Context: one part of a larger RNA, bound to proteins that are not shown
Molecule: 16S rRNA, nucleotides 921 to 1544
Organism: Thermus thermophilus
RNA sequence: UGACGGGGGCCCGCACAAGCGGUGGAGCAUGUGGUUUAAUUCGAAGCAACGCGAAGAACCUUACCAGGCCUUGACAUGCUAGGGAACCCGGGUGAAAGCCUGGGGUGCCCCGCGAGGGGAGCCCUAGCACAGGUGCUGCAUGGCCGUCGUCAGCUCGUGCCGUGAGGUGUUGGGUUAAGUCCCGCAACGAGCGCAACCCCCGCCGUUAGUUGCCAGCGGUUCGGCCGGGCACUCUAACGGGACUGCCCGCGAAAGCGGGAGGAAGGAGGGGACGACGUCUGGUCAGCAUGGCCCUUACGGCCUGGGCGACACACGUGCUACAAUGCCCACUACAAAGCGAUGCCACCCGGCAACGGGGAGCUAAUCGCAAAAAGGUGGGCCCAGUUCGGAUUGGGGUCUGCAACCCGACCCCAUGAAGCCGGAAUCGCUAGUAAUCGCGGAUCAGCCAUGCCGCGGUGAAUACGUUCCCGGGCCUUGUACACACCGCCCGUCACGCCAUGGGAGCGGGCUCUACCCGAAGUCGCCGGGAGCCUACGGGCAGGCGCCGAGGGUAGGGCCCGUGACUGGGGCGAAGUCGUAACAAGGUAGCUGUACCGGAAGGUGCGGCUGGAUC
RNA sequence: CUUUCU
Ligand code: NMY
Repeated sequence: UGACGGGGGCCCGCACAAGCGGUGGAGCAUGUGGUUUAAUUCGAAGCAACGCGAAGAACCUUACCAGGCCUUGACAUGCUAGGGAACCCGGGUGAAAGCCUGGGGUGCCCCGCGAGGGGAGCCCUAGCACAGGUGCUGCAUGGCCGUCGUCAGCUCGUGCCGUGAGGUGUUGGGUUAAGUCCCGCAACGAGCGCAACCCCCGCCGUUAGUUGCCAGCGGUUCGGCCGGGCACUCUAACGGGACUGCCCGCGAAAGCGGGAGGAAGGAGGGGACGACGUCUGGUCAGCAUGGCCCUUACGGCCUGGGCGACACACGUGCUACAAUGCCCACUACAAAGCGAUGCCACCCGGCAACGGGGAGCUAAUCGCAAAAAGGUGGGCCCAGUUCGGAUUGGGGUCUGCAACCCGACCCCAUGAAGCCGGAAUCGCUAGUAAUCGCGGAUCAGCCAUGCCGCGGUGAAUACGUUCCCGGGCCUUGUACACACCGCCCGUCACGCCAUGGGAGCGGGCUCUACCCGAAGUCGCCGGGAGCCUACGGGCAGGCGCCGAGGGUAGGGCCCGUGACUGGGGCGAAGUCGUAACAAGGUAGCUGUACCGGAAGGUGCGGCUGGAUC
Repeated sequence: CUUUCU
C1' cells in the first nucleotide's frame, strides 16, 4: 500500500425477509456425465460448462469409422524435358469416385512452291520449387467475447507533506441512482468512468392524403362499395413540452417532504452504451497468426455407417395430474413480421394431411390469416374420466436421387406414468410475475417443446436489514502479499549426519607415602687387610648422602573403544489433530505447579506487546 | 453454544 477477519461504523442490490409462480417426483424433448461401440468427430467445466459453438447432423453438412480409389493433386504461382496440344458427343467396368478405351477435330504466329520445320496461351505424361492439413500448442499470439460490474470507482499534472515506499487531492459534514451535487479543507485543476448527446414508448403541433372516412352530404347489389373530402385514426419526417420552472414547509447550500398546473414530473418508462484492471478465463475448429509435426498420407475423392449407441446420474425445458376445468358449436378484439421455380385467395376431389385447377400480389393495395385466452349456447358430473396423450399396431401424405438405421404431418386403433411431488432449490417489485396466442432468422424437408421478437388478459407483497450471498466507503488488528481455498505448531513414520550420558575393556600423564637404586660429583675410612713414599702424604679399595630410573599402595586428570541409553540438526509432494497469526473462534504472552497421543490444558500471580462499547 | 482442513 493492499488483501483478509467467526473486528467496528455507515450504506446498497429480488441478497434475505413479505408474496406469487415454479424446479427436485411423472411421461416426453433437449444438452451433458458415464458406459458402450469399427466410430459413437471436437470444443465448452462452479457462479461465468451442460436447448452452449450448432440461427436446421437422413446424403450434403462432417471434422469420426469401414471399405473402394487419387496423387504436383479439388485450389495458387513458376521452371525444364517428351509426344499431342483448343473443344464436344459415345463404349466397357463399377456402389460411387475412379479406371480403361474408341470417334469427330487438325480453326491460331513465323519461314517455305509443297511435303514439312519452328513457336505463344492451353490440355496430357514424367520430373522439380510447392500447394494441402478441422494435426498439436489459446500459458507463443491478433481479433473478438465472457466475468467481477451499470458496481462507483481508477488515475494523472503541478503544488504541498514524508529519508523513503508513499500520502494529500479522492478524506470530513450534508445529499444523490452515482467520485451526483453542496459546504469545508495544502491544495488547484484535469483524464477514463457517472450523467448528458443516440433509439423506442407516453401528450400536442406543422408538413403529407392509393391508409383512414354515416365526422358531412349524394348513390348503394348497403361491402369505405362509388362519387367525394383530409376533420379524425393511421403512416413518417421535422418540431413543441419538464426546468425542482411556480406555491408551502425544513436547510448554510446542495437538496428533502408536500401541493398546484400538466399527457407526463423530481432519472416519466424501456433500450443502446459497460472505466484502470482481474481471472496465465474462452476461442489457434469462424478467421488471422509464431513455433512444432504429416506430405503416396495426419492431404484428396467416393459409397455406406456414426455424430441419433443405453445398466444408469445431472442440467435446462415441454405436456400434465383437472370443474377458476376439458370438449364441441357459434361469435369478438391485436401488434410485429415474412413472400417469386415465393406467399398462395377462390373452386373442385379427399375423413384429413394434401392433390388438381387457378386469381391476385414488384406487395399500407394480394397472401400467409385462424389470433388464442375472452363472450354466448350445449355436453361431461369428480371417476384415473369426455382429466392426461406417453407407448405400440395398421393405413396414408409431402419434401427430397434417397426417409432401414434416422424426417415431419394426417387418419383409425391402442389410453401407459401422472391425484401437485423427499432433502434441497430457482425466478420475479408493475403492465412485472402468471397466463394466452402470433411472427422471424436457419431452412428442400425437419426432429423448434430451442432461440430472438410481438401483442392480449393482468395480480400478490415489501414491517424491516438481525441472519444467508455479492458489493461500496471510513476505521481497527494482522506473523497474510499466487494475499484466509492465506499462514502455521508439536508428536509419530522414513532417510542421512554430528553429538550428550554410560557398566566394562585398552593406553598414558601427574601427585603423596614406603621400598630398590646405575653412572658420577661430594663426604668419611683408607686398618698388622694392597701398591708408591722424601713419612708429610698419594693411589687402589670400602662405606654413606644425593641421584636417572624401576617396584608396591592410594588419589586426581586426559585419550581410545564400548553393551546400553538421551536428545539434536538436516532432508519438494507420508500420519494425527488445530496450538499461534484477524476478538485466530476460550485474548495472548509469562514465572511456577500438576496433568495429557501431540500441538497443549488448567490452577495461582503478573504483563499489554489485547480486539470491541 | 461447539463447528476441523485446503
Ligand atoms: C519431513 O517432512 C521433512 N520436512 C522433509 O524434508 C522430508 O523430505 C520428509 O520428512 C520425508 C509434516 N507434517 C512433517 C514433516 O516432518 C514432513 C512433512 N512431509 C509432513 C518434519 C519433522 C521435523 C522436520 O520435518 C525435520 C524442529 C521442530 C519440528 C521439526 O520438524 C525442526 O523441525 C526444525 N517424508 O516434524 O520442532 O525444530 O525435517 O512435519 N524445523 N517441527